[PDB]
The RNA (Tethered rRNA, nucleotides 1 to 919) from Escherichia coli has 919 modelled nucleotides. Method: electron microscopy, resolution 4.18 A. The entry became public in 2022. The sample was in a buffer at pH 7.5. Rfam match: Bacterial small subunit ribosomal RNA. Gene Ontology terms of the family: structural constituent of ribosome and ribosome. The work is reported in "Three-dimensional structure-guided evolution of a ribosome with tethered subunits" (Kim et al., Nat.Chem.Biol., 2022). Among the 47 different proteins in the entry, which are not shown, are 30S ribosomal protein S13, 30S ribosomal protein S14 and 50S ribosomal protein L19.
Context: one part of a larger RNA, bound to proteins that are not shown
C1' cells in the first nucleotide's frame, strides 16, 4: 500500500422533435477455416460415438512367518578331452536368491468420464446417536491343547479350461485350553468374549545343543488418552415450465420386535384418518455440485476444460461375499447380447486407463524413455514396482520475449502509375556507399535440477558387553530420460526469416485502367443500365504485422426488464362500475422486549487465485516471501435511536346518537294524455304519394280529404338548463311503499376500530336467444319498382323477426375527461348551482361560513399538443400494466355458455422500420 472508476455513430421523414426497432465501432475463446508462415520462455491440447476397441502395458511387493528347490548364482562330493589348469559333464538350497504355493497388505492408490442425480446431491454454517488396519502414550498379555493340506506324489478327464479319488507338510494358516478387566451384560451380587512368532550378536544357570534367556528391531492381544475418512442429524442458498391445484397408503406420531458401529418403520406385530402444498406441493424437460474464468466501474450478467474442494459411475441390468473398509475402473454370482476358439463337449469380455484400431466430426497429439525425480506402496533392509510423475513429439494452439540489421546514399537510378505530358509520384524508395551480425548455425566450454544413499572407521547412547543396533562424525566409488542442458564463447556473410486484409460512408486508406443494373459487392444505410474511390486488374496508401481475416459463441455497448437506473391522456401501455379473504402497510401520548438495526469480542470462511508492498527467471511470459481480502455466516457483550413486539392513551383519524335538504337515483304498486296504427260510421271525387326527377306503393267494388265511435302498442312534449342523480352502465309526463345514496348548524358518542386486495364475492349500456303473453311504429332478413355498363345499394312500396308486460342466458362496447385507487401541500382570475349565519334584505342585495360544477389561466411541466388547486405542479400506501411489425386477440388445450360464444394464450414465417406531436 490493497475496486480512483462510467464516452459513441449509422439508420423513419419535403424538412424538425420524439418514441422506437435493426447496424456497427470493444473485450473476451479448449475455438475451427482462407491467404500465409523465422526464433527462444511459459503451457494446452476427441468440446463429437457412457460409438466400438487390433497391438503394448497399467498392480503389485516382501523369503527378516513357512512347507522348497522348479529356472540359475556361486560353493561342495565324482569324474570326463585332460594346455598340470581348469573349462566340463550327474549332484545338493550351504548359500545369493527365487518357481509356482501356504502367508500381509494391498487390490478402494493413482488415472477416465460425467451416464446418470433438481437432491440420502455440492456449500455453507450449526447438532447428536458412532466406527475406524496399517501409527502411537499409557496401562494388563504375551500363556496352554489340537489337528492338518497348499506346496507333494499314485490313479484318473477332459482340446483345453478347469479338473475328480488314494498317500504328504509348514507356516506371524486355522481351529480348540488358563483368564476376566481400562471390555461387555447385570440397580448390585456376579458372570461372559483376547495371544505369536521371525530375523542379528553372546557369557552365563539354561540348552529335545531348532530356543529360552540379555540386549535389540519388529511383529501380535485389549482398553484408556490424539485428531481424521467414514456414518448420521439440524437452517439457509444452490433451475425452469400452472395451458402441471390439486398431491399424498407405510402416506405425515406412537406401542411393542428386531436393525446395525450409531439416531431410526431400517423391517416387522398393534395405537395418530391424515399430511404436501400457492415460501408452487405435484408432474415434465433440462443438467455432475463449490474456489474459480470473461464481460462488466458497478450492479451484475455470461461462464463451470485445462488447477483444486466434493459426487457418483466404469458392456447391460439384477444378487452376493473378502476385507476394517467395495457393494469395489484390470476382487466373485445371475441373466443378455456379442464376439471368438472349439475336439461342439467345453470356455472365454469389457481402453467414461496410458499408446494405440474401426466409424463421426469440422475438428483436438506421437502405439517414444525412466523412474534422473517427487510421489505411493509393499517391503529390515536391500529390492520391487509407477501409462501418477519427471523426459522425449506435432500444433504459431494461447501469452510472453526475440528477430526477419543499421548510419548514408538524388541519380530522386531506371520504371509502374497519374498526369493539366509540365512533371510528380513511387521515393532514400534502389544500387552504391561504411558498420554490426541480435536469432541461426559450425568448434568449444558449461552449471544446476542431487539432496540423497554404499562402504569401510570412531564415539556416545543399549546393553553383561567395544558383542550385534541408531545417530553423528573420517577415507573411497557412486545418482540425470532429458542431456550436444540453461547459458557463453571463436568464423562467417545481412549473409538465412513479411505477409494479412481493407480505402463510399460509419471506420483510420484515393487515382487509372475493363463493365453497363450483366458481369459484382455488400456488417446497416447502401453501388453498378458508360466516365463506378462502393464490380474486376493497376497504382498509392491505409492499419498492422509471424501473423492477417471469415466463420462461431457470452459480457459492454443497451438507460433495449429501468435495486441500483423505464414507463402507463393523444405513440405500448389504469380492468365498466361495485364490495370484499387471505395479504400490506400503516395516527399519535407513557411503562416494556429488543425483535429487527447499529459497536463491540471470538472461530470459521483450506488452498487457492486477483491485487498492494517485494524476491527470482537477462525482460517478459513463467516461478517466489509479506500483506491484505475472503463484503458472509456462527456463538456472547452493548446500544433502546428508530421500525417489530407486550402493558396504558388520545382524538384529529375513522365510524354510532341530532335537526335539515334535494335529486331521471331505483325498484315495485295505483295515473294521463300528445299523439302514431288500425277499424267501423257521417260528407265527399279524382288523384295519393314518392324521387330532382321516376316506379315500386293505392284509388271508382269509392281512394286523398273532413267530422262520430271502437280499439291496440308504446315512451313522455315543457321543464331541460357544461339542471338535478348514482358507483356505474344508466336515470327524466304524473301519484303511494319503501330504498338507497348525497351535502347545511351545533350537542354526545368510542377511540386508530384505518387504505389497499390475490383469490373470492354482486352487479352489470346495447343486440340475440330460450321460454310464456303481446302487438301502433315500423324495420333485418327476404318481396317490388328505379340509377347504373354494371347497382344483390344508395332513391321509391313491402316487409320476417325484434322493439312493449314474466323468468334465465348471454356479460361484451368508443362502459372516455383515452386521466388506477386512497391521504397531504399549492399563485390565480372569472361564472353557476346548491346549503347556510351574517346584513336595517333599509330592496331584487352586502358580508362569511361548506359541496359539487362551468369557462380564463400564475408556477410548473410536458414531444408538443396543452394540462394547469377536480394537477397533465410537489409528497405518502395498495394494486394494475408494456417492452418493435405483421402473422393475431390468432391455433391448441383450457375453464364457463344449449348456441351463438366468453376467458385464459401460443407458434412457425416475412419486414425495418412502424408510429405519435408538430411545420
Nucleotide at each position: 500500500a490493497a475496486u480512483u472508476g462510467a464516452a459513441g455513430a449509422g439508420u423513419u421523414u419535403g424538412a424538425u422533435c420524439a418514441u422506437g426497432g435493426c447496424u456497427c465501432a470493444g473485450a473476451u475463446u479448449g475455438a475451427a477455416c482462407g491467404c500465409u508462415g523465422g526464433c527462444g520462455g511459459c503451457a494446452g491440447g476427441c468440446c463429437u460415438a457412457a460409438c466400438a476397441c487390433a497391438u503394448g502395458c497399467a498392480a503389485g511387493u516382501c523369503g527378516a512367518a513357512c512347507g522348497g528347490u522348479a529356472a540359475c548364482a556361486g560353493g561342495a562330493a565324482g569324474a570326463a578331452g585332460c594346455u598340470u589348469g581348469c573349462u566340463u559333464c550327474u549332484u545338493u538350497g550351504c548359500u545369493g536368491a527365487c518357481g509356482a504355493g501356504u502367508g500381509g497388505c494391498g487390490g478402494a492408490c493413482g488415472g477416465g468420464u460425467g451416464a446418470g442425480u433438481a437432491a440420502u446431491g455440492u456449500c455453507u454454517g450449526g447438532g447428536a446417536a458412532a466406527c475406524u488396519g496399517c501409527c502411537u502414550g499409557a496401562u494388563g498379555g504375551a500363556g496352554g491343547g489340537g489337528g492338518a493340506u497348499a506346496a507333494c506324489u499314485a490313479c484318473u478327464g477332459g482340446a483345453a479350461a478347469c479338473g475328480g479319488u488314494a498317500g504328504c507338510u509348514a507356516a506371524u494358516a486355522c481351529c480348540g485350553c488358563a483368564u476376566a478387566a481400562c471390555g461387555u451384560c447385570g440397580c448390585a451380587a456376579g458372570a461372559c468374549c483376547a495371544a505369536a512368532g521371525a530375523g542379528g550378536g553372546g557369557g552365563a544357570c539354561c540348552u529335545u545343543c531348532g530356543g529360552g534367556c540379555c540386549u535389540c528391531u519388529u511383529g501380535c492381544c485389549a482398553u484408556c488418552g490424539g485428531a481424521u475418512g467414514u456414518g448420521c442429524c439440524c437452517a439457509g442458498a444452490u433451475g425452469g415450465g400452472a395451458u402441471u391445484a390439486g398431491c399424498u397408503a407405510g402416506u405425515a406420531g406412537g406401542u411393542g420386535g428386531g436393525g446395525u458401529a450409531a439416531c431410526g418403520g431400517c423391517u416387522c406385530a398393534c395405537c395418530u384418518a391424515g399430511g404436501c402444498g400457492a415460501c408452487g406441493a405435484u408432474c415434465c424437460c433440462u443438467a455432475g455440485c463449490u474456489g474459480g474464468u470473461c464481460u462488466g466501474a458497478g450492479a451484475g450478467g455470461a461462464u463451470g476444460a485445462c488447477c483444486a474442494g466434493c459426487c457418483a459411475c466404469a458392456c447391460u441390468g439384477g444378487a452376493a461375499c473378502u476385507g476394517a473398509g467395495a457393494c469395489a475402473c484390470g476382487g466373485u454370482c445371475c441373466a443378455g447380447a456379442c464376439u471368438c476358439c472349439u475336439a461342439c463337449g467345453g470356455g472365454a469380455g469389457g481402453c467414461a486407463g496410458c499408446a494405440g484400431u474401426g466409424g463421426g466430426g469440422a475438428a483436438u497429439a506421437u502405439u517414444g524413455c525412466a523412474c534422473a525425480a517427487u510421489g505411493g506402496g509393499c517391503g529390515c533392509a536391500a529390492g520391487c514396482c509407477u501409462g501418477a510423475u519427471g523426459c522425449a513429439g506435432c500444433c504459431a494452439u494461447g501469452c510472453c520475449g526475440c528477430g526477419u540489421g543499421u548510419a548514408u546514399g538524388a541519380a530522386g537510378a531506371a520504371g509502374g502509375c497519374c498526369u493539366u505530358c509540365g512533371g510528380g509520384u513511387u521515393g532514400u524508395a534502389a544500387a552504391g556507399u561504411a558498420c554490426u551480425u541480435u536469432c541461426a548455425g559450425c568448434g568449444g566450454g558449461g552449471a544446476g535440477g542431487a539432496a540423497g544413499g554404499g562402504a569401510g572407521u570412531a564415539a556416545a547412547g543399549u546393553u553383561a558387553a567395544u558383542a550385534c543396533c541408531u545417530u553423528u562424525g573420517c577415507u573411497c566409488a557412486u545418482u540425470g530420460a532429458c542431456g550436444u542442458u540453461a547459458c557463453c564463447c571463436g568464423c562467417a556473410g545481412a549473409a538465412g526469416a513479411a505477409g494479412c486484409a481493407c480505402c463510399g460512408g460509419c471506420u483510420a486508406a484515393c487515382u487509372c485502367c475493363g463493365u453497363g443494373c450483366c458481369a459484382g459487392c455488400a456488417g446497416c444505410c447502401g453501388c453498378g443500365g458508360u466516365a463506378a474511390u462502393a464490380c474486376g486488374g493497376a497504382g498509392g496508401g491505409u492499419g498492422c504485422a509471424a501473423g492477417c481475416g471469415u466463420u462461431a459463441a457470452u459480457c459492454g455497448g443497451a438507460a433495449u426488464u429501468a435495486c441500483u437506473g423505464g414507463g402507463c391522456g393523444u405513440a405500448a401501455a389504469g380492468c365498466g362500475c361495485a364490495c370484499g379473504c387471505a395479504g400490506g402497510c400503516g395516527g399519535u401520548u407513557u411503562g416494556u422486549u429488543a425483535a429487527g438495526u447499529c459497536a463491540g469480542a471470538u472461530g470459521u470462511g483450506a488452498a487457492a487465485u486477483c491485487c498492494c508492498c517485494g524476491g527470482g527467471c537477462u525482460c517478459a511470459a513463467c516461478c517466489u516471501g509479506g500483506g491484505a481480502a475472503c463484503u458472509g455466516c456462527a456463538u456472547c457483550u452493548g446500544a433502546u435511536a428508530c421500525u417489530g413486539g407486550c402493558a396504558a392513551g388520545c382524538u384529529u383519524g375513522a365510524g354510532u346518537c341530532u335537526c335539515g335538504u334535494a335529486g331521471a337515483g331505483g325498484g315495485g304498486g295505483g295515473u294521463a294524455g300528445a299523439a302514431u296504427u288500425c277499424c267501423a260510421g257521417g260528407u265527399g271525387u279524382a288523384g295519393c304519394g314518392g324521387u330532382g326527377a321516376a316506379a315500386u306503393g293505392c284509388g271508382u267494388a269509392g281512394a286523398g280529404a273532413u267530422c262520430u265511435g271502437g280499439a291496440g302498442g308504446a315512451a313522455u312534449a315543457c321543464c331541460g338548463g357544461u339542471g338535478g342523480c348514482g358507483a356505474a352502465g344508466g336515470c327524466g309526463g304524473c301519484c303511494c311503499c319503501c330504498u338507497g345514496g348525497a351535502c347545511g348548524a351545533a350537542g354526545a358518542c368510542u377511540g386508530a376500530c384505518g387504505c389497499u386486495c390475490a383469490g373470492g364475492u354482486g352487479c352489470g349500456a346495447a343486440a340475440g336467444c330460450g321460454u310464456g303473453g303481446g302487438g301502433a311504429g315500423c324495420a333485418a332478413a327476404c318481396a317490388g319498382g328505379a340509377u347504373u355498363a354494371g347497382a344483390u345499394a344508395c332513391c321509391c312500396u313491402g316487409g320476417u323477426a325484434g322493439u312493449c308486460c314474466a323468468c334465465g342466458c348471454c356479460g361484451u362496447a368508443a362502459a372516455c375527461g383515452a386521466u388506477g385507487u386512497c391521504g397531504a401541500c399549492u399563485u390565480g382570475g372569472a361564472g353557476g348551482u346548491u346549503g347556510u349565519g351574517c346584513c336595517c334584505u333599509u330592496g331584487a342585495g352586502g358580508c362569511g361560513u361548506g359541496g359539487c360544477u362551468u369557462c380564463c389561466g400564475g408556477a410548473g411541466c410536458u414531444a408538443a399538443c396543452g394540462c394547469g388547486u377536480u394537477a397533465a405542479g410537489u409528497c405518502g400506501a395498495c394494486c394494475g400494466c408494456c417492452u418493435g411489425g405483421g402473422g393475431a386477440g390468432u391455433a391448441c388445450g383450457g375453464c364457463c355458455g344449449c348456441a351463438a360464444g366468453g376467458u385464459u394464450a401460443a407458434a412457425a414465417c416475412u419486414c425495418a422500420a412502424a408510429u405519435g406531436a408538430a411545420u